[PDB]
């Protein structure tokens, strides 16, 4: 400077060529064992980074950007 991309639940992770908001962990009650650990069960945790368009509607589709990425080329 450029290439390949992702931000979605505290944490990791899906997401379906467009009409769903979720999975695993983990939080919090119930049970259960002498506790501490597994179990089993309930249960929250969201402009799904922000905008503008395309669709009758848009995490999803484009695009414009914010922060953050991996990787390659220069560097007087």
């Nucleotide at each position: 400077g450029u290439c390949g991309c992702u931000g979605u639940a505290g944490c990791u992770c899906a997401g379906u060529u467009g009409g769903u908001a979720g999975a695993g962990c983990a939080u919090a009650g119930g049970a259960c064992u002498g506790a501490a650990a597994a179990u089993c069960c309930u249960u929250g945790u969201g402009u799904c980074a922000g905008g503008a368009g395309u669709u009758c509607g848009a995490u999803u589709c484009u695009c414009c950007u914010c922060g953050g990425c991996g990787a390659c080329a220069c560097c007087a």
Solved structure of RNA (E-site t-RNA) from Borreliella burgdorferi B31, 76 nucleotides shown. It holds a match to the Rfam family "tRNA". Ions in the entry include zinc. It was solved by electron microscopy to 2.86 angstrom. Among the 54 different proteins in the entry, which are not shown, are Ribosomal subunit interface protein, 50S ribosomal protein L31 type B and 50S ribosomal protein L22. The PDB entry is titled "The structure of a hibernating ribosome in the Lyme disease pathogen". Primary citation: Sharma et al., Nat Commun (2023), "The structure of a hibernating ribosome in a Lyme disease pathogen".